[PDB]
The RNA (guide RNA) with a sequence from Escherichia coli 'BL21-Gold(DE3)pLysS AG', together with DNA, has 41 modelled nucleotides. The 2024 paper behind the entry is "Target ssDNA activates the NADase activity of prokaryotic SPARTA immune system". The entry is indexed under RNA BINDING PROTEIN-RNA-DNA COMPLEX. The entry also models magnesium ions. Released in 2024, the model rests on cryo-electron microscopy data to a resolution of 2.54 angstroms. The reconstruction used 615,987 particles. Protein in the same entry: TIR domain-containing protein and Piwi domain-containing protein. The PDB entry is titled "Cryo-EM structure of monomeric SPARTA gRNA-ssDNA target complex".
Context: bound to proteins that are not shown
DNA sequence: TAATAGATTAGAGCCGTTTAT
C1' cells in the first nucleotide's frame, strides 16, 4: 500500500481454577 | 508446563465502496 469501514480468522497477554 | 474459562489486546486478511437518482 488512496481510504474507510463491515466481517471473519490466526494468536498472545492477564487473571481464576484445576491436571502435573 | 499444560487445561478450561472470562477479559482484553493485537495481527491479518478480505470484501464493499455504504439503502437514493
Nucleotide at each position: 500500500a488512496a481510504a474507510c469501514g463491515g466481517c471473519u480468522c490466526u494468536a498472545a497477554u492477564c487473571u481464576a481454577u484445576u491436571a502435573g